Context: bound to proteins that are not shown
This record gives sequence, structure tokens and C1' cells, in this order.
RNA sequence: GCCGAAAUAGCUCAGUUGGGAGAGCGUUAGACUGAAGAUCUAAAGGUCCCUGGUUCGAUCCCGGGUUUCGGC
Repeated sequence: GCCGAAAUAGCUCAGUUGGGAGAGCGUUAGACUGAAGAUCUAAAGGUCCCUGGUUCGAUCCCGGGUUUCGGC
């Protein structure tokens, strides 16, 4: 100086195709009794790094940028 990668929930990770963002863990609530309640339920928590576009509509398509890296 070119070329390439990654960014999603408190944490660890999934997300063919453009039409409501998926789980695990943790957290909150409930339970008189059995069959480790070491179990069962049902809730809560995100708009997908930022910013412009395309589109009726973008995590997904296209262009810039940031941060952290890999290669020559």
C1' cells in the first nucleotide's frame, strides 16, 4: 500500500431463500403430595457494529465507515 475475515440478548452460541429474531445459561414467578424440587411449569430480556441506499417491506441485497485482526 493492496487483498481478505469478524461484530446477533447479561453471558456462550444459531440464523437456505426479503414478509413477527432462535436456543442454551443466568435472572424473575409459581407449586399440598409421589417418581434426587438436583424436578416441573410460564414469564422476562434484542432489532442484528454504525450509516446511507434498493424495495411495499432488509439480520439477509448494494455502497461507505468504525473497531479488532489475518495475508502479501

This is an experimental structure of RNA (human cytoplasmic tRNA(Phe)) with a sequence from Homo sapiens, with 72 nucleotides shown. Released in 2025, the model rests on cryo-electron microscopy data to a resolution of 2.66 A. The depositors describe the entry as "The Cryo-EM structure of human tRNA methyltransferase FTSJ1-THADA with substrate tRNA and S-adenosyl homocysteine (SAH)". Ishiguro et al. published it in Commun Biol in 2025: "Structural insights into tRNA recognition of the human FTSJ1-THADA complex". Ions in the entry include zinc and magnesium. Taxonomically the source falls in Homo (Eukaryota, Deuterostomia, Dipnotetrapodomorpha, Boreoeutheria). It holds a match to the Rfam family "tRNA". A reference for the family is Hou (1993), "The tertiary structure of tRNA and the development of the genetic code", Trends Biochem Sci. About the family: Transfer RNA (tRNA) molecules are approximately 80 nucleotides in length. Gene Ontology term of the family: triplet codon-amino acid adaptor activity. The sample was in a buffer at pH 7.5.